Annotation:
16S rRNA, nucleotides 1 to 920 from Escherichia coli K-12: 920 nucleotides with solved positions. The work is reported in "High-resolution structure of the Escherichia coli ribosome" (Noeske et al., Nat.Struct.Mol.Biol., 2015). Released in 2015, the model rests on X-ray diffraction data to a resolution of 2.1 angstroms. An Rfam search finds the family "Bacterial small subunit ribosomal RNA" in it. The family is grouped with related families in Rfam's "SSU clan". Rfam links the family to the GO terms structural constituent of ribosome and ribosome. The family has 99 seed sequences and 42,628 matches in Rfam 15.1. A reference for the family is Cannone et al. (2002), "The comparative RNA web (CRW) site: an online database of comparative sequence and structure information for ribosomal, intron, and other RNAs", BMC Bioinformatics. The entry is indexed under Protein biosynthesis, ribosomes, RNA, transfer, exit, peptidyl, 30S, 70S, 16S, ribosomal subunit, posttranscriptional modification, posttranslational modification, RIBOSOME. Among the 51 different proteins in the entry, which are not shown, are 30S ribosomal protein S8, 50S ribosomal protein L36 and 50S ribosomal protein L9. NCBI's taxonomy places the organism under Bacteria, Pseudomonadati, Gammaproteobacteria, Enterobacterales, Escherichia coli.

Context: one part of a larger RNA, bound to proteins that are not shown
RNA sequence: AAAUUGAAGAGUUUGAUCAUGGCUCAGAUUGAACGCUGGCGGCAGGCCUAACACAUGCAAGUCGAACGGUAACAGGAAGAAGCUUGCUUCUUUGCUGACGAGUGGCGGACGGGUGAGUAAUGUCUGGGAAACUGCCUGAUGGAGGGGGAUAACUACUGGAAACGGUAGCUAAUACCGCAUAACGUCGCAAGACCAAAGAGGGGGACCUUCGGGCCUCUUGCCAUCGGAUGUGCCCAGAUGGGAUUAGCUAGUAGGUGGGGUAACGGCUCACCUAGGCGACGAUCCCUAGCUGGUCUGAGAGGAUGACCAGCCACACUGGAACUGAGACACGGUCCAGACUCCUACGGGAGGCAGCAGUGGGGAAUAUUGCACAAUGGGCGCAAGCCUGAUGCAGCCAUGCCGCGUGUAUGAAGAAGGCCUUCGGGUUGUAAAGUACUUUCAGCGGGGAGGAAGGGAGUAAAGUUAAUACCUUUGCUCAUUGACGUUACCCGCAGAAGAAGCACCGGCUAACUCCGUGCCAGCAGCCGCGGUAAUACGGAGGGUGCAAGCGUUAAUCGGAAUUACUGGGCGUAAAGCGCACGCAGGCGGUUUGUUAAGUCAGAUGUGAAAUCCCCGGGCUCAACCUGGGAACUGCAUCUGAUACUGGCAAGCUUGAGUCUCGUAGAGGGGGGUAGAAUUCCAGGUGUAGCGGUGAAAUGCGUAGAGAUCUGGAGGAAUACCGGUGGCGAAGGCGGCCCCCUGGACGAAGACUGACGCUCAGGUGCGAAAGCGUGGGGAGCAAACAGGAUUAGAUACCCUGGUAGUCCACGCCGUAAACGAUGUCGACUUGGAGGUUGUGCCCUUGAGGCGUGGCUUCCGGAGCUAACGCGUUAAGUCGACCGCCUGGGGAGUACGGCCGCAAGGUUAAAACUCAAAUGAAU
Numbered sequence: 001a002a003a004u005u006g007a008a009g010a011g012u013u014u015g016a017u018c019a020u021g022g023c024u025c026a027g028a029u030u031g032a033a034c035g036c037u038g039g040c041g042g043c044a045g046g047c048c049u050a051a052c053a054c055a056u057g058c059a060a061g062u063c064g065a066a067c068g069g070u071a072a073c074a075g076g077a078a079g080a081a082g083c084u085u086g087c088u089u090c091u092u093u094g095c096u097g098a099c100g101a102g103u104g105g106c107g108g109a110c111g112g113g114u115g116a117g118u119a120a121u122g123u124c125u126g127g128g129a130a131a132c133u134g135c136c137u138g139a140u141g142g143a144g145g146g147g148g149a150u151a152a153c154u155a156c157u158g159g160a161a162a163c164g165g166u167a168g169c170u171a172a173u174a175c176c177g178c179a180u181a182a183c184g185u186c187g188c189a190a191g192a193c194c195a196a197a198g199a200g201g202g203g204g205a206c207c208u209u210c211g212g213g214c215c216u217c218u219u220g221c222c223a224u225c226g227g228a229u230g231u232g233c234c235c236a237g238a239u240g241g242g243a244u245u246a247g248c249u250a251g252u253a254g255g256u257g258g259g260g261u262a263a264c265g266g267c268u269c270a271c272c273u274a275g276g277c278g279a280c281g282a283u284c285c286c287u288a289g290c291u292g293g294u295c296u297g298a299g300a301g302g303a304u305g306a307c308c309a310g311c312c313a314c315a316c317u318g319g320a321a322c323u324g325a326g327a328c329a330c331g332g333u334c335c336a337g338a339c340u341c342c343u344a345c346g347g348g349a350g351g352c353a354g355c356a357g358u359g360g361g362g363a364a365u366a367u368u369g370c371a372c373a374a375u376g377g378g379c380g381c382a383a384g385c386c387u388g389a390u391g392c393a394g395c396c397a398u399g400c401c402g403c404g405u406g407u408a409u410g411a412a413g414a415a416g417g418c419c420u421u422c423g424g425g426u427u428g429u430a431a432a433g434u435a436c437u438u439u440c441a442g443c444g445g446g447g448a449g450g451a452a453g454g455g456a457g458u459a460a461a462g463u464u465a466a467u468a469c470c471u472u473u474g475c476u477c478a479u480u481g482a483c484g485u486u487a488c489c490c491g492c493a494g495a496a497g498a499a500g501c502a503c504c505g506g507c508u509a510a511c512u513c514c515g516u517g518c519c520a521g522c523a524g525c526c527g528c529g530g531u532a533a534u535a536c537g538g539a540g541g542g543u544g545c546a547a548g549c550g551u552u553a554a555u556c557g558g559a560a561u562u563a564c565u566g567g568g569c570g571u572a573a574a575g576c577g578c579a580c581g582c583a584g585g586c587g588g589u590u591u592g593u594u595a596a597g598u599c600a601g602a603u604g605u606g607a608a609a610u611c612c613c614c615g616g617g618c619u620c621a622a623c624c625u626g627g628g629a630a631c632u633g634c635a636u637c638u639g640a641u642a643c644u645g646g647c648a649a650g651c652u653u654g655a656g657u658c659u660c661g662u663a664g665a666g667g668g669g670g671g672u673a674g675a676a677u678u679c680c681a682g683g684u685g686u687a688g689c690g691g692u693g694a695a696a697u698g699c700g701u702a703g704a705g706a707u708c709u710g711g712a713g714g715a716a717u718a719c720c721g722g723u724g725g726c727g728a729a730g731g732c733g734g735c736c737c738c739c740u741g742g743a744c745g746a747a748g749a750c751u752g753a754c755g756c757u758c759a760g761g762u763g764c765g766a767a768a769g770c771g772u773g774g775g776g777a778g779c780a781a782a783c784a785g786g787a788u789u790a791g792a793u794a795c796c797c798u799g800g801u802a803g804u805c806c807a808c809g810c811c812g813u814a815a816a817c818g819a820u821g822u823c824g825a826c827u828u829g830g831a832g833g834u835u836g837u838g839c840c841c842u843u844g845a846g847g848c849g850u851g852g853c854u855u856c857c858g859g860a861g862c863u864a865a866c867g868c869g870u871u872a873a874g875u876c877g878a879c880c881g882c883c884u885g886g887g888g889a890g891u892a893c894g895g896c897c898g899c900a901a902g903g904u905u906a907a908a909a910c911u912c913a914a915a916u917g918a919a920u
Stems, first nucleotide, its partner, number of pairs: 009025004015920001017918003027556004032552005039403006045396002047361001052359003056356003061106003066103002069099002073097003077092001113314003122239007131231002136227007144178001146176002153168006184193003198219006240286003247277003252274008289311004293304004316337005339350004367393001369392003375389001376387004406436004416427004440497001442492005450483001453479001455477002458474005500545005505526003511540005521528002567883003570866002575880001577764004584757003588651007596644002598640008612628006654754001655751004659746004666740007673717001678712007688699002725732002769810006778804002783799004821879006829857012861868002885912003894905004
């Protein structure tokens, strides 16, 4: 100096196009498997499934410097003898080097395995206060004088075994009193109270009961206050999904007091209060160890939690505590369960998710290996012993990296194969030949480093009475490697022992022949195959990889295809049928204040490893390693005050209220009118009417139809009438009255942001349909009859029930449409319709302005296009609803709702590579 300084698109809907939208491919990655093939090495990885079950070995011991001690073997010894007189074997005795069994100490809470459980007595980040803490460590003092036991052992005895029963008997650093007792505990204080243990190495006068005393140093023991490490506890934030889970809770939430813990605490108990949690997701249900990090991605994200490291949890299952500084104990104990093994039948024993190994499951994952030499752990003063931690070795191409399987020369360019228009092209400098090299594998020879220590002596210092001992540090001598036939170096022989896999229609690098003939077959997607198939299968040739290559599985990418960065909803998937509105989100303008959000700085923390940068070491690389940078985060303190939030006062433009008017099929109730149909009663009249494409059914001499007259009844309101009007939407039309909602205009006064939006909630909501009772002219599902027709459960005709109408209830859906959510601000124009209002000789049915609604064009802009275009589909903001390929499906299941019909909320398997929009 450097250290995120990085980002691609292709095929496929169509005749073709653009858009929409899914499917598919190129890429990285993997604890992989399978198929074909397979030489060496370095480093790594290796049960992902059955937290299924496990035979056998091994995985936790060690100290004789705590203790009584000898039974093994090893010496030694008065004294037995081997006696061939220094060599010795055994009888003896722990005399000692050691050491089985036993008491005792320290360790069996570490190391190693797993991820079942746990959405929190977990983890991560950051902080707290009420605590203990073996070994190691600093400080200051103790370490006095006693006592009763016991294993081992001895005797007797029970068991098949496991393992016991009696009585003896004995040691200690086992165990208990007593003393001593504060800078300890209790207590305001006065006071009261608490412990212990020895064992070794060496030795000068001095001496005994020859044990030692005594001298000295090492070491262990007790107390108290600290350090360090470990651990317990508390708070906040974060750390999965589901409402087809909305309510949860009696130790529950808190208070008092007693108890309890090492310690705070409903930890526990009594009493008292009635709380505590929850839409900022409680409760319930499903799933799951969390992290550092890993893979992918330009990033933001997405996916993930093997190997390494940190935390947690578990140890056959459920429960429990005992010992201990630590455990509710991975190779401890107890109970219960499941299961297995031994048995002489009476009784016993065990828990591989330690390392190997076995059965089982599986597509699939290794040796019942060597060594404590190195690092590290336990014990010991040490020597050392133990250590399936660890170091190594074996197995597997599982991955990464390295290297080889030869190098050079070699032409009419052979033979063979393959294609060919028979000219030749190709395989191909490829092969053969010619020289030449020898890595690796083979074979011999030699030979680093991982080794520091520890052991005998020696010398000096600190010790001390001391040159002892002890300890430290120098010296010399002889030594310690599992790996190991190490790395590496030299020599020998000869190219000698070392090449396969997929692909060649487009995407996509690579083309021909023969065989087959919609077969056999291929296929990631499109799509190949019926006589020329570069797509099947073989061949020759070629392309891409290479000790691998393909296929399958799997995450992310491309996918802007869940769009925070970074999308959409008129016609493509998508605006709830409409309105009101709680919670929530957002909120006009001024001042002051605050300082939570936001911003700045400082400090601490953010483990190491990993990633990245520059270096270093293995022949290179993988790999190992030094330093840095980065950890984009969290927390505390101190500031800044523009914006957001809080607080206080306001402000008037948003929003309301008031006054007077205007237009309207806005709603509800009650009256009433004239036209017509059908019906009833009559007059006139007489043979048809009616209906169709044509008919027939039907109606008429009981006189229809036609005409005139009177009356009953129901239903709807011609003309007006109109891209007219009103309403949130649905929808509302004769006339009159009554009750009532909304909209708009003019003027000024009042209130003072009272606003916008709205999940859940509530209300409204065409037609059909439902229930009860009315009503019933016309129309008309159903139904009957006549026709048509190949049929005709229809279309047409003649009839005609529900229904259509009224009241009161229900239903809650429509192409409920502008297929366009609501509110607000902003952005060129033209022609009209409708409805207010100001002005002008009203001097004309007008002239000039200014609001509300509305229709048709059209500008920019927008849009895939069509089109929209101040009533936006333009430019912006606030809030809501909804979409994520087609079919399956607005279906099933669950819930709520309904008398029912049904409505509402709303999946998945399966299947396809399309479906779709606009325009040509």